[PDB]
RNA sequence: GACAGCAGCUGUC
RNA sequence: GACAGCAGCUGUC
Ligand code: A1AZM
Numbered sequence: 001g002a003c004a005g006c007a008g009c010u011g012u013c
Numbered sequence: 014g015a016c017a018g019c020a021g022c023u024g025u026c
Base pairs, nucleotide, nucleotide: 001026002025003024004023005022006021008019009018010017011016012015013014
C1' cells in the first nucleotide's frame, strides 16, 4: 500500500 | 434493502 473478519453510536431514502 | 456521518480491535499478502 491492498484485501477480509469482530462488539458499538448518529442520520437519509 | 441501499446510502451518509463518528472513536476502536483482529487476520492474510
Ligand atoms: C463492525 C468505530 C469507530 C469508527 C467506525 C466504526 C470512524 C463490527 C463492530 C464494530 C464496528 C464495525 C461486526 C466500530 C467503529 O465499528 O466500532 N462488527 N461484526 N459487524 N469511526 N470510522 N470514524
Shown are 26 nucleotides from a PDB entry: RNA with a sequence from Homo sapiens. The entry is an ensemble of 20 models. It is bound to 4-carbamimidamidophenyl 4-carbamimidamidobenzoate (A1AZM). It was solved by solution NMR.